[PDB]
Context: bound to proteins that are not shown
RNA sequence: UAGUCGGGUGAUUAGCCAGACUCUAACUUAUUGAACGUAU
DNA sequence: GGAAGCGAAAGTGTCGCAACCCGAGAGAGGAACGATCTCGGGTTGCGACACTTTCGCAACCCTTAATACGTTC
Numbered sequence: 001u002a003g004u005c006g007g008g009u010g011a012u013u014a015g016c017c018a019g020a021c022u023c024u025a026a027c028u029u030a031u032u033g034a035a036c037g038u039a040u
Numbered sequence: 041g042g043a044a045g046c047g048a049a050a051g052t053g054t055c056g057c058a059a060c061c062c063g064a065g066a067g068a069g070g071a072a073c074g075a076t077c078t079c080g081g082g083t084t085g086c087g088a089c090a091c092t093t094t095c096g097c098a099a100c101c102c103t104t105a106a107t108a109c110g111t112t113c
Base pairs, nucleotide, nucleotide: 003021004020005019007017008016009015033113034112035111037109038108041100047095048094049093050092051091052090053089054088055087056086057085058084059083060082061081062080063079064078065077066076069073
């Protein structure tokens, strides 16, 4: 340099503001069954 | 697994088309038969296409399943 993580505003899947990270090297998935969270 | 229609990959046969080969036919000379050049038919060899024979994509879901709202395989 360029990618990646995410605290805060924002009629809010956008935009913008703040602060971080690097072994050559992430691409989000499927019930009527099984296991788990919440109702009843 | 594998219906019905469509195409890729790989291997055999058909045909022209160019080279050749060989026998007839008019007729130079000048006084003797016959110099040179062209027509027409019949055989090989080579290469470009046309034609023929397998293989692989993915429709259906078969008697026969279930119901509060989210997340994984």
Molecule: Retron msr RNA
Organism: Escherichia coli